The PDB entry is titled "Solution structure of U2 snRNA stem I from human, containing modified nucleotides". The RNA has 20 modelled nucleotides. Sashital et al. published it in Rna in 2007: "Structure and thermodynamics of a conserved U2 snRNA domain from yeast and human". The entry is indexed under RNA, Wobble base-pairs, Tetraloop.
[PDB]
RNA sequence: UCUCGGCCUUUUGGCUAAGA
Numbered sequence: 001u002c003u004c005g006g007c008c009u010u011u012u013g014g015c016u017a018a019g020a
Stems, first nucleotide, its partner, number of pairs: 001020003005016004
């Protein structure tokens, strides 16, 4: 740091968890 479950919400949004 990449994809995205997990959770709440004013709803797809954020922090994350994982492997790399």